[PDB]
The RNA (thi-box riboswitch) has 83 modelled nucleotides. Crystals were grown from: growth: 29% PEG 2000, 0.2 M NH4Cl, 8 mM CaCl2, 0.2 mM Na2WO4, 50 mM cacodylate pH 6.0; 0.25 mM BzTP, 0.25 mM spermine, 1.5 mM MgCl2, 50 mM KCl; cryo: above with 15% w/v sucrose; 600 x 70 x 70 um xtal, VAPOR DIFFUSION, HANGING DROP, temperature 295K, pH 6.00. It comes from the structure "Crystal structure of an E. coli thi-box riboswitch bound to benfotiamine". Rfam match: TPP riboswitch aptamer (THI element). Rfam describes the family as follows. Vitamin B(1) in its active form thiamin pyrophosphate (TPP) is an essential coenzyme that is synthesised by coupling of pyrimidine and thiazole moieties in bacteria. The previously detected thiamin-regulatory element, thi box was extended, resulting in a new, highly conserved RNA secondary structure, the THI element, which is widely distributed in eubacteria and also occurs in some archaea. Analysis of operon structures identified a large number of new candidate thiamin-regulated genes, mostly transporters, in various prokaryotic organisms. Rfam links the family to the GO term thiamine pyrophosphate binding. For this family Rfam cites "Structure of the eukaryotic thiamine pyrophosphate riboswitch with its regulatory ligand" (Thore et al., Science, 2006). Rfam 15.1 lists 16,130 matches to the family in 8,693 species. The work is reported in "Crystal Structures of the Thi-Box Riboswitch Bound to Thiamine Pyrophosphate Analogs Reveal Adaptive RNA-Small Molecule Recognition" (Edwards and Ferre-D'Amare, Structure, 2006). Keywords: RNA; riboswitch; Benfotiamine, RNA. On the sample the depositors note: in vitro T7 RNA polymerase with 5'cis-hammerhead ribozyme and 5'-trans VS ribozyme. Method: X-ray crystallography, resolution 3 A. The entry became public in 2006.

RNA sequence: GCGACUCGGGGUGCCCUUCUGCGUGAAGGCUGAGAAAUACCCGUAUCACCUGAUCUGGAUAAUGCCAGCGUAGGGAAGUCGCA
Ligand code: BFT
Numbered sequence: 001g002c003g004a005c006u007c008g009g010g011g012u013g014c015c016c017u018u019c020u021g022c023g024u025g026a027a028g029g030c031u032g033a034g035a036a037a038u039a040c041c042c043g044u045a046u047c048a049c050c051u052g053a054u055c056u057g058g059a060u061a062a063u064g065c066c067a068g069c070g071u072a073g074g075g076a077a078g079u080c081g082c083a
C1' cells in the first nucleotide's frame, strides 16, 4: 500500500402526471452508489457526510437534477493478512 474482519460514521430528497378534492406515500414515477435500504457509501481525509447554502451559472413535471464552490472549515479506527 492493498485485502479481509470487527467497530463505527453518514444521506434519504423531488413528484403522485385526463373523473376529481385534500391527506398521502403503501405502491409508483425522477437523478443517484444509495431517496429505510437482504442496503449503499465512508473511517483521516482533494471524491462518505455536515457547514458555507438563504450563494452562483444551466436545466426539469419538480427536486443538490447538472456543473461551480471543493487540495475551503468540520467529519468516524482498530485488528489480522498478504507463501
Ligand atoms: C439517500 N445527494 C443529495 S446533496 C448531494 C447528494 C449526492 C451532494 C453532495 O455533494 N441521499 C440519498 N440518496 C441520494 N441519491 C443522495 C443522498 C444524493 P456536494 O454537493 O459536493 O456537497 O441528494 C446534498 O448533500 C444535500 C444536502 C442537504 C439537502 C439536500 C441535498
Stems, first nucleotide, its partner, number of pairs: 001082006007043004012037001013030003049074003055068004